[PDB]
Context: bound to proteins that are not shown
RNA sequence: AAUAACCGGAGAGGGAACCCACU
DNA sequence: GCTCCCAGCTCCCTGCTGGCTCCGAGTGGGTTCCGCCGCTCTCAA
DNA sequence: TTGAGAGCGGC
DNA sequence: CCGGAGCCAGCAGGGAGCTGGGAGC
Numbered sequence: 001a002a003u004a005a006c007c008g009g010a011g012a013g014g015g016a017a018c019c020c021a022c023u
Numbered sequence: 024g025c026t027c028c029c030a031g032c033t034c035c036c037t038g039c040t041g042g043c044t045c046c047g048a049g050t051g052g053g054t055t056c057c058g059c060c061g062c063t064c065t066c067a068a
Numbered sequence: 069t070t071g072a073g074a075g076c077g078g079c
Numbered sequence: 080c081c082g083g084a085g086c087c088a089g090c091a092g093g094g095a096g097c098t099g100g101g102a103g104c
Base pairs, nucleotide, nucleotide: 015056016055017054018053019052020051021050024104025103026102028100029099030098031097032096033095034094036092037091038090039089040088041086045082047081058079059078060077061076064073065072
């Protein structure tokens, strides 16, 4: 007789078919 | 009467017709859909 | 003890 | 709603081999 601990440390999830409409 | 050119046959083979796969122009956006059945045990009446 | 539901299991 | 196109399979006509056929020797 004790010293700044990322202090906006952020990736996302279906798809498949059908119909409609724009060129 | 047996070969052999020929005739007929006899396969022989290339040459004509029918069933059949398989494709079919460029982005928004909306709605719908993904088991059903069987089956065996727990709690309630 | 029995009847149906809840969830596992199989097609 | 069909196109085209290979493609198989079925059939049909020469065609030379095969062996009789009888013509010839």

Overview: An RNA, together with DNA: 104 nucleotides with solved positions. The entry is indexed under INTAC-PEC, Transcription termination, Endonuclease, Phosphatase, TRANSCRIPTION. The sample was in a buffer at pH 7.4. It comes from the structure "The structure of INTAC-PEC complex". Method: electron microscopy, resolution 4.18 A. The entry became public in 2023.